Solved structure of RNA, 22 nucleotides shown. The structure was determined by X-ray crystallography at 1 angstroms resolution and released in 2023. Keywords: RNA, modified base. The entry also models sodium and magnesium ions. It comes from the structure "Duplex RNA containing Xanthosine-Cytosine base pairs". Crystals were grown from: Na cacodylate pH7.0, MPD, spermine, NaCl, MgCl2.
[PDB]
RNA sequence: CGCG
RNA sequence: AUUAGCG
RNA sequence: CGCG
RNA sequence: AUUAGCG
Numbered sequence: 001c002g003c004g
Numbered sequence: 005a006u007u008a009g010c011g
Numbered sequence: 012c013g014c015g
Numbered sequence: 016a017u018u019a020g021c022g
Base pairs, nucleotide, nucleotide: 001022002021003020005017006016009014010013011012
Other pairs, nucleotide, nucleotide, family: 004019cWW008015cWW
C1' cells in the first nucleotide's frame, strides 16, 4: 500500500 | 470489528 | 442498514 | 480513522  | 460523522 |  | 488478521 491492498482486501474483507 | 470498533469509534465518530454523514445518508 | 448504506457510504467514505 | 484506529486495532488485529491476511495479502